[PDB]
Context: one part of a larger RNA, bound to proteins that are not shown
RNA sequence: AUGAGUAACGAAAAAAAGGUAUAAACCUUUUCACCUAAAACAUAAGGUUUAACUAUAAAAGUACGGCCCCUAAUUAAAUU
RNA sequence: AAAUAUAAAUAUAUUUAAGAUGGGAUAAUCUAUAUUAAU
RNA sequence: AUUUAUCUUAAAAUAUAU
RNA sequence: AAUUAUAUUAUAUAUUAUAUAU
RNA sequence: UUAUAUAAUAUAAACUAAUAAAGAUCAGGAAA
RNA sequence: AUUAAUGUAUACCGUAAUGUAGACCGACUCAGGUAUGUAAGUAGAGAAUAUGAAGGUGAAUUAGAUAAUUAAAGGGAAGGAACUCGGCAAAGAUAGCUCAUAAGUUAGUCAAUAAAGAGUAAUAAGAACAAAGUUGUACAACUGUUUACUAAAAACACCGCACUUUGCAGAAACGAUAAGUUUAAGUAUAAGGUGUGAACUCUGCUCCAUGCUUAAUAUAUAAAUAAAAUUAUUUAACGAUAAUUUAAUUAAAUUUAGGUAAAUAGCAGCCUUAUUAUGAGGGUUAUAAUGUAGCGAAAUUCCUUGGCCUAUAAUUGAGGUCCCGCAUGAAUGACGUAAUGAUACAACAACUGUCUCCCCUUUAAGCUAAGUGAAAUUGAAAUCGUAGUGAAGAUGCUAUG
Numbered sequence: 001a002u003g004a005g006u007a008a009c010g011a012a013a014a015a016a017a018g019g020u021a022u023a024a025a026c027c028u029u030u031u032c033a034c035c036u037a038a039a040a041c042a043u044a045a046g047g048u049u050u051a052a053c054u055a056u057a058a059a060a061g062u063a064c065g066g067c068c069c070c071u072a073a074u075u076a077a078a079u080u
Numbered sequence: 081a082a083a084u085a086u087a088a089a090u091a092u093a094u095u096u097a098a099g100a101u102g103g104g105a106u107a108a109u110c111u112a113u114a115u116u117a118a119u
Numbered sequence: 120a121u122u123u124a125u126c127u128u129a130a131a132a133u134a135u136a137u
Numbered sequence: 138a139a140u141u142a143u144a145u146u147a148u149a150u151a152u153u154a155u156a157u158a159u
Numbered sequence: 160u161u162a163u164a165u166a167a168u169a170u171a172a173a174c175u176a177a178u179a180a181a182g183a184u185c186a187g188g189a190a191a
Numbered sequence: 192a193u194u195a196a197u198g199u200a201u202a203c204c205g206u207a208a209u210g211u212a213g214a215c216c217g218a219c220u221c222a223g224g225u226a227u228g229u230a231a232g233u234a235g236a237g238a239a240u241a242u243g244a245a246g247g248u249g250a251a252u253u254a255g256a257u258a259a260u261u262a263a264a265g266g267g268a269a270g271g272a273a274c275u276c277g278g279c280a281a282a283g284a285u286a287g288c289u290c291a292u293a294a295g296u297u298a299g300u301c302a303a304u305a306a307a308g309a310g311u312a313a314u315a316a317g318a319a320c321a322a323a324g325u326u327g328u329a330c331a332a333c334u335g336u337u338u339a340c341u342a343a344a345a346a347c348a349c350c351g352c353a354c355u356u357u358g359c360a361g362a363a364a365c366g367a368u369a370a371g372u373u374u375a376a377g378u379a380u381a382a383g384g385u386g387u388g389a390a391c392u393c394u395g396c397u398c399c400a401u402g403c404u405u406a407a408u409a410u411a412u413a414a415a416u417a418a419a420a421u422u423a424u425u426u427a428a429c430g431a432u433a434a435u436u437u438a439a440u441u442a443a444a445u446u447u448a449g450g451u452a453a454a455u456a457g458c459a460g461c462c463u464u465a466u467u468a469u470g471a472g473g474g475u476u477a478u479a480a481u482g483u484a485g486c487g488a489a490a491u492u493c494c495u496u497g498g499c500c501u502a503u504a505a506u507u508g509a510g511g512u513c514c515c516g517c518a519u520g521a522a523u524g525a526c527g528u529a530a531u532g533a534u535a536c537a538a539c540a541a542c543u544g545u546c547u548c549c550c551c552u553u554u555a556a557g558c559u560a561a562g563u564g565a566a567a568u569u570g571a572a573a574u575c576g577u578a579g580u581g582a583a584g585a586u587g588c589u590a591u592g
Stems, first nucleotide, its partner, number of pairs: 001569001008563002014031006032249004040229004046209001049057001060111002065204002068104003074098003078095001080093001083092003112201001114197006121183003125179001129146002132143003137138001148176002150169008215224002232242002252561004260556008269547002273545001278542001287320001288310003295301001297389001324539006330532002335347002351387007363373003390528001392525002395458003400455002402451006409445001418437003422433004459476005485519001486516001497513005572586001575592005
C1' cells in the first nucleotide's frame, strides 16, 4: 500500500445569551440535569509540577508531621 | 595464637549498630525540651 | 493497654391509690 | 410511712447565691 | 475584684474522650 | 530516675494541585486496581432505601434519522413448562414491627427467618430498598479452602478416632557440611510422622507376600595381621622382587522362629443331598485366611431401558423393593440419621414471553452528514452457473449456458 475513509472515538443531559458580525468542544451568566456515608470536603502513597505558576507551595511548640529519643519484625565485607 | 564452623564464597552464636507500620514531657489562666551537681 | 459489655440490683425522682 | 407504673442515675459549663484566703 | 470549697438553676436523640467496676478463653508487644 | 542551681535569641525537611483518579498501578486522558477521616437535613432499626442543603460535575466527538438487526429495559389477550439436555432466563414477596410457629432431632427456637396463620394498616389499585416455596434421594458431618485467567466440587482442611516414633547430650526437618537453628525457653496428657475424618450403631477372618519389630555364635562373605612354606624371575652365591597357600580372633547382612494389618496387603473353586426345584446339610481339592455384620442394577451392574410397585394420557429419568454383587464390604473405613450445601438428580406448588406465537413500546448502536481515524488479511487478478475432467469436492482446464 490493501481492508477503508470501513469500525471505532471508552458507562454520561443538555439549552440559550454574551465574551467574539472567530466556538457543538474554551471562559462567564441564567436555566435544566447527574453524584450526594459522593462524582463533595479533608488527607495517605504515588507520579513527566500536572497547581489558582517563575513577582511559585511561609511553622519553636500546644485535635502539626518528619528529623530527634526509644525500640518490634528483621538486617549488617560490622563485633569477639 | 585461638568465639565456633567451613574447598573459597561463606555460615553460626554473641555483642554493637541500624531499623516504623508502633511508644515519647510541657502547654492559652498558654508552655520551655538544654547543661552541671547530688542520692 | 486480647476481646467484648456498661446489665440486673440499689439509689433517689415523678404520677396513681392507701 | 409502704405498694404499683414510668423515665433518671459516673465525668464534660455557664449563671446566681453563700462561706473562707484577700 | 483575684483564689478555694458549698448550695441551687438548666432539652431530647446520636457521638467523642476520659473514668470506674468485669465477663470469656484463644490468657493479650518491646525499649528509653 | 528525681530535686536544686544555671540556661533557652528557638536549626533543618514536608506544606501547591491531583488523590474511587485526565495529574498514581494497569502499553491508552483505559467502566479494572488504589489506604484513612468528615460525610446538611427529612425517613428509618440502619452507613439499607428515596430525596439532596451545600459543594462538585455535565466529559477529545457532534448533529440528524430512529429500516432490518443486536443489546439493555417496560407491557401483553387466551393458555401456563406444551420450551429445553435441564424451568436456563424470566416471573413470582398480601409487612420489614409485635404475636404465633410442626414433624423429626445429636435438645441446639437445630429445624426457624419454619411453612401456613394472626394483630396493626389497607379493601380497586397508587416510591424505593430488605424479605423468593415445599419435599425425596446420592455425596460430604458442619463454618471454612482450592485450579489469580475455562472445574468451588462429591476434591483439600476440619474437630474427633486410631497407629506409631522419640527420655531430651531426644525423635523430625534444615545445614556445598558443618557449627548450629527450628522443634522449645516445650519434656510422652509433649512433640514429630502416618492413615481415617463430628457423633449414633459398628468396625469380622488372615501375617502368604513387601516391610517393620524381637531372639538365636543358625550361618556366609569384605577390608584389616603376625611368620613361613613352597613356587616363578634374577644372581656365581647368599640375597632381592613378585605372586600363591597356611593360623587364633569376624561383622552388619542373610536364614530360621515368633510378633505386628486403624503397617503395605489379602478374604478360592468344583461336586450334590429334604418327591421336581431350592440346598440347612454331606464329601473333596487349595490356602496365611476364604468376605462376617451391613449395604446392593450403587457416582460400583457389562448383559440393561434387569424384574415388580409408586409416579405420568404416555417415563431409558426419580423414589421404593428384589439379589446370578460382569467386577460391594468395615478407619483406600461399613451402615442409618438431625443440621448444614450457590453440590448433583427427581417431584409438587406457585408463577410466569420458556413455549403455543409472537406483537407493541423505550433508550444505546445500526443508517445519513461533519470531524478524527483502526485491525486481522493480501503471489498477481479483467474473481459467473451447470456438467465433465483433474493431487480424486474448479471463479481460472474442456464443453456449454

An RNA structure (21S ribosomal RNA, nucleotides 1295 to 1940) from Saccharomyces cerevisiae, in which 592 nucleotides are resolved. The source organism's lineage runs through Eukaryota, Dikarya, Ascomycota, Saccharomycetaceae and Saccharomyces. The entry has 75 different proteins, among them mL46, mS33 and unknown protein sequence 1. It comes from the structure "Structure of the yeast mitochondrial ribosome - Class A". The structure was determined by electron microscopy at 3.25 angstroms resolution and released in 2017. Rfam match: Bacterial large subunit ribosomal RNA.